Context: bound to proteins that are not shown
RNA sequence: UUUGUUGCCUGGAG
DNA sequence: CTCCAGGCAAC
Numbered sequence: 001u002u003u004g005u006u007g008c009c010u011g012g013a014g
Numbered sequence: 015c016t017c018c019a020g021g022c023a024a025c
Stems, first nucleotide, its partner, number of pairs: 004025008014015001
């Protein structure tokens, strides 16, 4: 270079 | 639960 939906993982602020 | 950053997967 590399967009998008959706879901999760780790940390941080409420 | 919403919000922020780093990432991983499916397509």
An RNA structure, together with DNA, in which 25 nucleotides are resolved. Crystals were grown from: Tris-HCl, sodium citrate tribasic dihydrate. It was solved together with GsI-IIC RT. It was solved by X-ray diffraction to 3.01 angstroms. The work is reported in "Structure of a Thermostable Group II Intron Reverse Transcriptase with Template-Primer and Its Functional and Evolutionary Implications" (Stamos et al., Mol. Cell, 2017).